[PDB]
Context: bound to proteins that are not shown
Parts: sequence; C1' cells; structure tokens
RNA sequence: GGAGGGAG
RNA sequence: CUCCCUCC
Repeated sequence: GGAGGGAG
Repeated sequence: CUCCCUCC
C1' cells in the first nucleotide's frame, strides 16, 4: 500500500 | 469515524 473479513 | 484479524 493493496485484497478480504470482523468489531464498536 | 475508529479499532481488530487474515493474506500478498
């Protein structure tokens, strides 16, 4: 920095 | 808005 997820 | 996880 990107890809995906999850939480408040 | 902010945190967490996985991957490159």